[PDB]
Context: bound to proteins that are not shown
Molecule: 18S rRNA
Organism: Saccharomyces cerevisiae
RNA sequence: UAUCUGGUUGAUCCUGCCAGUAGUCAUAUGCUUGUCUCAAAGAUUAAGCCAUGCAUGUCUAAGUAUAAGCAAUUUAUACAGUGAAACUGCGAAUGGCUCAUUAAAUCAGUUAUCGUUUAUUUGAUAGUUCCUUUACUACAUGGUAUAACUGUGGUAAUUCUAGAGCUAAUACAUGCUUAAAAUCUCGACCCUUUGGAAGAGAUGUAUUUAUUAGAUAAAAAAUCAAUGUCUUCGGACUCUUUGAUGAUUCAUAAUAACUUUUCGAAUCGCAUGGCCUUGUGCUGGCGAUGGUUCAUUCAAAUUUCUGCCCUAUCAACUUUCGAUGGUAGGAUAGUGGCCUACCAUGGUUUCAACGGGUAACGGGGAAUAAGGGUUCGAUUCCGGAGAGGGAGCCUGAGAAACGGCUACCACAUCCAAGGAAGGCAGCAGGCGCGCAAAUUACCCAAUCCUAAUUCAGGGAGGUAGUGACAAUAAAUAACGAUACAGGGCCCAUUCGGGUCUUGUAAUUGGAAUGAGUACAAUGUAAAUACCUUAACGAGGAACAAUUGGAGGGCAAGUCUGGUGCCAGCAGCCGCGGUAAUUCCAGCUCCAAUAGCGUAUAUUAAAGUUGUUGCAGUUAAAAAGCUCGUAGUUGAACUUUGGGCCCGGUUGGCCGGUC
RNA sequence: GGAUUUCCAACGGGGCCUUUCCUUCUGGCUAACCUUGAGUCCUUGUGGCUCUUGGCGAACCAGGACUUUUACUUUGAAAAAAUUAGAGUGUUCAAAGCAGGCGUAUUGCUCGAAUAUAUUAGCAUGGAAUAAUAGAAUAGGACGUUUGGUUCUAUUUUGUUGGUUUCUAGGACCAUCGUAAUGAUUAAUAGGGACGGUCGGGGGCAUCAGUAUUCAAUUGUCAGAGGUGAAAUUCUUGGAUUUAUUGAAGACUAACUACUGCGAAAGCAUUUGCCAAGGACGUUUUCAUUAAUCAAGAACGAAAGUUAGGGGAUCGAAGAUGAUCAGAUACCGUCGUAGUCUUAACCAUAAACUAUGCCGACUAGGGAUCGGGUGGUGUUUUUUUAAUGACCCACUCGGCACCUUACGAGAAAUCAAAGUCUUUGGGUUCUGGGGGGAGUAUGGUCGCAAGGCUGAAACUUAAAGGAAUUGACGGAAGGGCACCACCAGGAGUGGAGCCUGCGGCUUAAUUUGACUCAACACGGGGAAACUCACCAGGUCCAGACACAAUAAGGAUUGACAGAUUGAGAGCUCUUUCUUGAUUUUGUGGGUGGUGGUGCAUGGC
RNA sequence: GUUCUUAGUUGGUGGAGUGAUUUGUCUGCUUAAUUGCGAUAACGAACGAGACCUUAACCUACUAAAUAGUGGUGCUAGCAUUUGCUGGUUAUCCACUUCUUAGAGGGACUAUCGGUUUCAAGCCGAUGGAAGUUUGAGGCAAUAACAGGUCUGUGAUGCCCUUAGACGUUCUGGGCCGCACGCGCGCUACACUGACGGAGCCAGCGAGUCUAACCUUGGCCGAGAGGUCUUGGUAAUCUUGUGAAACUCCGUCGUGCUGGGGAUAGAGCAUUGUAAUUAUUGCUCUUCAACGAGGAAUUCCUAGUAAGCGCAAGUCAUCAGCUUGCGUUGAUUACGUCCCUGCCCUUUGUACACACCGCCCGUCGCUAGUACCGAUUGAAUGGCUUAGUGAGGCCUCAGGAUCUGCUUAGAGAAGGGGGCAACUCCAUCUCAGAGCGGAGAAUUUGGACAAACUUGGUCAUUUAGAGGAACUAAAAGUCGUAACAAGGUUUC
RNA sequence: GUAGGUGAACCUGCGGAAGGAUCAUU
Repeated sequence: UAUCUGGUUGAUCCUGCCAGUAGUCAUAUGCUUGUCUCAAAGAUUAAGCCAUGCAUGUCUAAGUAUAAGCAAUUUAUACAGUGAAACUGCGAAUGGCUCAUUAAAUCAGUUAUCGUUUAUUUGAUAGUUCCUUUACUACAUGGUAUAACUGUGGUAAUUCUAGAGCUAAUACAUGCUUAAAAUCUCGACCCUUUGGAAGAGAUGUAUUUAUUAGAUAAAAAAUCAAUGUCUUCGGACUCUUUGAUGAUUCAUAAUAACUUUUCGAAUCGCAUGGCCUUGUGCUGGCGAUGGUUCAUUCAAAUUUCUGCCCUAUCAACUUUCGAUGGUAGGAUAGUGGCCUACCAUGGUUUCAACGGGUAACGGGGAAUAAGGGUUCGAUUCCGGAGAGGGAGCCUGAGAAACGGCUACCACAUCCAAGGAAGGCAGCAGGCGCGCAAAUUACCCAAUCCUAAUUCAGGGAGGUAGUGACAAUAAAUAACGAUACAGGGCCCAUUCGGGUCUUGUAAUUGGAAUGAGUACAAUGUAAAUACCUUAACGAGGAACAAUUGGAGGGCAAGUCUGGUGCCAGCAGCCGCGGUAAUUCCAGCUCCAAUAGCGUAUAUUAAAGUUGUUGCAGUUAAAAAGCUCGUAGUUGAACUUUGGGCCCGGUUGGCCGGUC
Repeated sequence: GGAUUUCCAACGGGGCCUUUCCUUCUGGCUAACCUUGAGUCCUUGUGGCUCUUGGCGAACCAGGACUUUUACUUUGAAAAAAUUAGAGUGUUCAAAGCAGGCGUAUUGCUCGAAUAUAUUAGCAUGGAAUAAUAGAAUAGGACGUUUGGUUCUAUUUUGUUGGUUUCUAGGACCAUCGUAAUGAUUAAUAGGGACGGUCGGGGGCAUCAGUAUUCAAUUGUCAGAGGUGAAAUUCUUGGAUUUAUUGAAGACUAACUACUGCGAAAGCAUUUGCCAAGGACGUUUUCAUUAAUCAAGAACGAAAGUUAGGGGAUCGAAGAUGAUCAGAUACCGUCGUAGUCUUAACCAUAAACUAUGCCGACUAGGGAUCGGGUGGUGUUUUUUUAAUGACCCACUCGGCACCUUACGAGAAAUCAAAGUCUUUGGGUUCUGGGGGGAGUAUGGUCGCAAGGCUGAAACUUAAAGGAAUUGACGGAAGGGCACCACCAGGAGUGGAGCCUGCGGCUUAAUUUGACUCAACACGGGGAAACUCACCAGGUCCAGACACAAUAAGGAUUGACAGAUUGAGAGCUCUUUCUUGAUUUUGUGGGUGGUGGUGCAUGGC
Repeated sequence: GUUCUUAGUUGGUGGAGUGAUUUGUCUGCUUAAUUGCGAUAACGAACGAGACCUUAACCUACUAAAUAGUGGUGCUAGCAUUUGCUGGUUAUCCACUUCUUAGAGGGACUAUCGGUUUCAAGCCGAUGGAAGUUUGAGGCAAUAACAGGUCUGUGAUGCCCUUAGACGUUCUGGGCCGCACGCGCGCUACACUGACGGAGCCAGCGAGUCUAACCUUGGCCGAGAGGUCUUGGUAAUCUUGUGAAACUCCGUCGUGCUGGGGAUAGAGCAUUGUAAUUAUUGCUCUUCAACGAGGAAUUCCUAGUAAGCGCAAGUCAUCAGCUUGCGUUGAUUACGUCCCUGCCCUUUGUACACACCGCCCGUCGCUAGUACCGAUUGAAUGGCUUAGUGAGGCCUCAGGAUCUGCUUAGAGAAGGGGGCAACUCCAUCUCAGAGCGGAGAAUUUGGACAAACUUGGUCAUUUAGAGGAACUAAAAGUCGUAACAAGGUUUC
Repeated sequence: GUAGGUGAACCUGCGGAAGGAUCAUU
C1' cells in the first nucleotide's frame, strides 16, 4: 500500500527521458555495535584441485564356538555362561552433497499397465518326491571342503597374500519316509454284438508348447449318419455346472507331452505335557528361521493428455549408420525401430518445425505489487541428474553403484625403481578462485534409519563454536527539592495568598534497575547460554550510540574560521574564481537509530511495454500503392408469452419472557 | 425494543398446461392410486385413515432398430506438506510454536491441532444465453400400426449327444403400401454478378493538329547584335542582329485551366479511330455471407540513374569560358557531353505529404460545385411553343472541396475528425519507446552497377524536441516622426597660418580619465610656483591608543659655527650646550593616501 | 549623461487563453504630445504629456519714488537771441508718473468671421489685437534600463595596496607646453559689400573694497603700454550714459599677395607676480610667410532666427583665440516629405534571449577513448563430428594347469578263515594305465557395446595485428560562413 | 530523392514538398 518531486525556457504548456523516492528470506562492502529470542551461511567465480581424520556396519532364547579366551558349568564327559576372530545371513541401491549436464527433455497436475519386475512386510498356500515298478537308495538323519586357527614364508611398501595341517553350518552339494479312493491309458479272458472285465501305469507344484472349457434371448418341432444306456422295448425324456471386467486368448480348470526338473523343512530356542506292548517306545506345545505360488505393502520401469525463457542476422528438418509405418524374428521384466531381415514412403513444420543461446535443473515456492502484472526460485519439501571426464560391468530384489570394480583420458601419491595405491558435488579442514560464504569441536540424549537387532552403529541427525544474512522484542535513564516562566482570582494593588513547576540552574537528594560478575539451582548426553537467584555492580550515572546529512529535490544554518575555479563537493540541478547557507572544520540543527550509509541487481514508481491501459498531422512512429495466403474478425433470423401447483428464505405483531 | 405464523411481500429452484422428445425393447418398481365392493364411531370445517373393482406396474437397476460435435459457464472432486491468508491459544510481549486448559493435584478430566485460496489441463455434474458446427434438394429424408424377400445369430426343447432343419425370437439391408402442412429462413442503406443510359485530362495502340525553338536555303537593308545591376565573353561590311518566303528535325501540348475531373498510388490536358477496363447513379434483376483487415507471398511504382538500339530541336549534373569577389573550383553570362524523348530490359527510391492506414456506425449548421437520378400545366432556342439540349427551382444518392461554430477533442497550432477516451473495449494491419553512435558495422538477400530491403552493438550524452508567449533582431512588408534627417537654401567646416584638445613619437617625467552619436576649448583641464596627481632630489610626522622595555646615575627635544646641502633644512656629521615620561624601541592597533578597483558600491 | 525631452508606463473590475501572457493601451483622423475625436470587450483610473513655475512682450488703468524720470519755477544762470539750446538747489522750490522700477491686478481663450474636415477633434485664411509657431524661450519632468562617466569633487564608501629610506605631507628644481606626423573644436584671413585716416557716434546682461585694497571718475606725466596724486562707490546712488564693436559720413588707396593678410623673427619700453629663461601679458619700431575661397567628406540652422559685431561674467595675481549670458546689425529659403540617416509603431520570419558584436556548420590539427576493416592458409579455447587405430569388461567358438568322484583295473608283500602240503576267498603299503564323467584357471575365435588417441571437417566464443577509415569526448587551434531573417542564391 | 563535381562546410542539374517568403485576381 490506487500519492510522486528536481532538471530543457527569458517565462509557458507539452513530449520525453535523466535524477531523486520506497521495498527486496538481495548480494557485497564501509562505519558502528550493549541485551533476549530466532538462525542463513564456499550457490554464483572453479561439477576447479585436495594434506589429514572421521562419515557403514550389524548377533537375538532362537545359523556355525574345542580361542590352546574369560568366567569356570547346573547330569551337564557331546554342547549349554559370556564370547574375540572367521564362515553364514542381512545391509552397504537409504542417507547426505551438488545443480554440471538437461528446453516436450527434466518436471507439474492428470492417466495407463487388459504392457511388466518387485527383497522385505502382511495374509493365504505344499499327504502326490515310485529310472520304463512287475532294477526304490541311511531317514533315529547323506557327503566332502573350507574359513577363522596351527605352523613355515615372500615383498620397501597395500585392507597383498602363498605353501602345508585341522574342523562346522540355516555355507555347499545329495537324499527318503505319510490317507483315501476316484478319473484316464494300456490290456490275456464277451459269439450271432444297446454282449466286461482281472492286472499294471499315470495324475503334486513349477517349465515350455499345442489343444479344450471358461456359456447364456423369454417359445416349439420333423425326418435324415443319431436305438449313441427311448423301461407295456414307437408307453413324444425328470435337461444346462460355469466367476470377474467397460473390455480380453482374464482368473481358473482340462487334455498330450516337454525340462542340463523348480519347489515340496536332513535347520534352530524354550517347555519338556499326554499315553500304553515301560520301549531311554508312540504322540505333543509355544516360537525362530527358511521355502513355492498368489495376493498385499514398499516400490520400479514404461506410459496418456495439457503446460516451458530469448532467438527468423535459424525456414525448412528427419530419411547414408531407423527417419515414419507394416510383417516376422531377436532381445527385454515386459510394450515399442529397442535391434535385425524384408517391405512401404513416410514423419514434423509460419498454430514457429529444425537449429542457435541460456550469466536454464523442474516444481512446491520468493520479492514487489490497488487490480492486472514484473522479476526471481543453486538453496530446509517433492521429482531428476552426477560423483574429475567417458565407457563398461560384477554382486544383488534393487546400482549401469563410484566412501564397488575394469579400462582409457586428465590430474595425482608412495617407491628401495621392482612395484603399489587414488577420486571431499558427505563432515570438518586446506589451496585456488574471486565482491562473495564459519570449527580439522562434543554427542547419539532427541528425530529417525540400518543390522542377526530393546543393547551395536549412524559427521544422517542433534549440541555447541564463528556469524550485524534476514527476523522478534527493546537499555543507554526515572522521580523530587532550590533557581526564573507565568495562563490564572479580590482591579496579583506592584509580586505574597499554601499559586502550582510543563521548560532552565556541567547544581542538589534519595530512590530503581539490568549490561557486567558470580554461591547455587535449573538447564544439558555433558556442558554453554537462556529463565531464576544469594553476594558485588552508575553519578561525567567516562556503564559517554551511531550513521548520514543541514541550497533544491528533501527534514535540518545564509552562524563562525579556513580556501579563493584550487582543494574538493555534487545520484541530478548545481556549489567553488575573497561574505562559499553546497568544499575543509567548529558550533548548532535535522533524519533514521543498534543501526545507518555505499555499489550492483530487481520490484514499485512505469499508463516510460500498454489485456486492463500508451503513442503514431506537427514531439519517435501510418508501409509509396494495391492484390493476397496463414492469423484475427465477421449482418439478421428458429419457443416467445400466458396460466396452474409445489416450494427454501427476513420480519410483522403471546410481545401474557419488563 | 428480541419465538410463532399463506397477514404476506421480495428473491431463488422444480413440475405441469397451453400444437410442446423426456430415443429405445427386454422386467422386477406395483403411482403424491386414472377408476372408491366394505366403512364418512371426531356436535357443522376444503390443513389426519382400513384386506383396494383384472388395478398407463412410467416414483431405478444392466444390455439397444442409441447416440451431431465444440467452446463457455455452475457445482463437485482434484490440485502432498511447508509456505500464503486465516480460526483458536497471554511463547511475560512479539517473531513464533502447536500447543494447551481445568480440578477434587486424594490416584485425572477435558478442548484443539480448523478454514479458505491453490488458477491451466484432465475428471464428474447442472445450464443451454453467447459463438461456431451438423441436418431433408438428383431426396439415397423421417415416421411404421402394414405387406415381402434376402442374409446372420440363437435358449427352451425336440429323445439324450453333434449336425440338417420347420415355426417362433432377435441385428441388418432391400423391395412396395400406408402416413404427412412432407422437406429450400431473410433479402443486410453487407458483398459479388447482370442490365440501362451515362460520366471521366483513367489506360493501351494508332492517327491528326498547333504554334514555338533550333537549324538550313532563298530574301531585302545596313552597323552593330547578344547578354547584365554594370559589363565582359561571343557573332558581325565575307552582312551579324532584324524582315520575308519555304523547308527539316525533335520535343512540348500555352491560353481555355478552376479551391474542377479521372486513376490503387505513381500520375493523367491537341484531334480522331480501334481495344479492353472503371466509378457513381438507376433498378419491385440474379446469387445469397460469397465479407473486413491482412504475415508470407505478388503486380504497379515520379525523377535521377544503369544496359543496348533509335532519336538527339530544346534545356542542360560534368567540362570549358567570361565576369564578381580577398578568394568563388558558387550564385550571374555564353557554350556544352551525359541526360532530357522513344523501344526492349533494369532499378524500386522521394517532403512517394493530407507528413493523417483500412473497413463500419453515430454526433452540427450552411452554401457552392462535379456525376447520376426524380419532380415542376418553370424559361430558352429551333416549325412560334412540341420534345431533346441548355438553363432555373426543389429534392436525392455518390464525389473533390469549402465556410461558420466548438458541441466534443487537443499541449497548442488547430481538428466534423485529430469527435463519440481514466464515464478508458466495433473489427483489423503496420510502426514508435530520450538525444547521438546510425540507417553506421556485420551477416543475409535482391540488383550489371548505383544501390535497395533486413539491420545491431561498444561507446557517448541532460537534454534533444513539439507548440505557443514576450522581447530582440532581420541585406522582410507597411506606417509615422525629426534641419542632432533630408528638400529649398544661409553660414560654413574639410584646404592656409595660428590657437587649442586628442593620438603617436620623444622623454627623467612629458601625470591622468574619457574614444561613434553618447571621447577629443571635455574633467568647469586658460598648469610659471601652488594647483599636481609625474620626474630628480631634500625634510617632517601632523604613526592615536594599549601593552612590554627604555629614565630622572636623564626616555627625549632643539641648536650658533663649520663641513655637507639647491638651500640662512642642526637633514647628517664635528662640537657642547639646551630640554625634560610631552617622547623613544618593539608588539599590536590606528591614521593618511588625486594609490587600485566606476566590473564591489552611494550620490550625481 | 544616454535610450529620450522622444511619448511612453501601469494597474482595479470585466472579457480571451491550461498557461506564459493578452485586451483596455486601437483601423482611421488629429496633435508638439497615449493630444484628442471617434471606432470599440471593454469600463472607469493613475503616472508621464499638459496643467504648473520662471522669464520676454502689453497696461497714459492702481499703489509710489532725491538711489528713476519729466514739466514748471519759487531761485537762478550762460548764451545765440528775445525764445531755441543748455548749467545748476528740492526746509538752496512746486507739481507729476508718460518713459524706468516693482508690488497687486487685468489681458489670450487660437477671439470674431469665413472656408474645410467623418462637418468632430482640429486645420487654413482674413479682421481685430501688445501678443494668435505649445504667444517666444526655457525650469521641472514617468517606467524600465546602460556593467555609459566619475573611487582624480566629497571627512561618500567595501575590499585590496602602502604607511617612516612612505604611494602620507612639505620644500627646491623640472615636466604637464617637449615635435618626422595623424585627427577634432576654433581664431584670423584670402580683400574695394575692403583696408586705412579723420569725423559721427548708439546697447543690454553684469561685477565690484574697510568681513582690505576690489570697480575706478577727475587732474597731472608719458608716443604708447603704463605711471602718479586724489575721488566716488559695500552700490537703481559711484565706476557707468560701461560714449562697445560692427555701423555712418568725408577722405586716402586703386585690383598689384597691393596701403589684402599678419604668421615667423629681431631690438627695446612696461605691467602681474617670490620668480616671467621654455619668450605671462601689454606697448613701440622693424621682419612681412602661407593664404588668390578650399577634396573626398562633413556640421548647425526656419524669425528678431541664421549670420555678422562686440560687451559683461566664469576662470583670474598675470593670462581667452574657451565657455556662460547679453545686447547691436539683421538675411535668404521652406512652412514640406519620407529619398538618405536615426528613432518609434504595426504585420511578419526566427534554430536569437551572453538577445545579430546572436546562433551555428564542416574539412584540416593536437589529446584521449570506443569499437570497425585488415595481409598474416593469424592464434586460443570449447561443442559436434568423417574416417583410421582401438583399451576394457560382457556374450560366444574353442582350450584345458589342476582337482577331483563311481565301476573298476593289474603287479610286488602282510593279516584273518578255509583241502591243511603246495592250493584258495576277503582285507591292506606301492604305482602305472585305461573305459569312464563332473568341475575348472591361463590362454583363445567371432560378435555387440565401446572408452580413448590421430588427422581432417565444421560450429561457437575470445583474441594479436603493420596500416586504413570512422565516431565520441575533450573549452578557448587553422580555413572559410553552409544553416537560422527572403541568413543575403528560400529551405528541405 | 537521385546523379555529378569541389579544401571544407557545400555547389549544380532533374523530379518532388511547403515544414515558404503566397491560404488571395469571376